[PDB]
Context: bound to proteins that are not shown
RNA sequence: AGGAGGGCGGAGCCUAUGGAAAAAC
DNA sequence: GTTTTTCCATAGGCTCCGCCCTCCT
Numbered sequence: 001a002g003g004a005g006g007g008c009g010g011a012g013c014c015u016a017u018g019g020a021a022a023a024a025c
Numbered sequence: 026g027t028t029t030t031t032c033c034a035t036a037g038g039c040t041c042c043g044c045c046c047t048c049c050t
Stems, first nucleotide, its partner, number of pairs: 002049022
Other pairs, nucleotide, nucleotide, family: 025027cWH
C1' cells in the first nucleotide's frame, strides 16, 4: 500500500503484588 | 551503618505481528 471493520493463527509482552540478591551511598 | 537495579515468583490482562474476508459515497 485508499481505507474501515471483523475473524483466525502465531508468539509473547505487560501490570500488580511480593521476594531475594547485588552494587551503592 | 545507609536507596537503586535486577533478577525471581504467582495472579491477571492484554497486545503486538501476520493473513482471511465484507464493505465503502
Notes: The RNA with a sequence from Escherichia coli, together with DNA, has 50 modelled nucleotides. It was solved together with Piwi protein and Archaeoglobus fulgidus AfAgo-N protein. The PDB entry is titled "Archaeoglobus fulgidus AfAgo complex with AfAgo-N protein (fAfAgo) bound with 30 nt RNA guide and 51 nt DNA target". Primary citation: Manakova et al., Nucleic Acids Res. (2024), "The missing part: the Archaeoglobus fulgidus Argonaute forms a functional heterodimer with an N-L1-L2 domain protein". The reconstruction used 498,038 particles.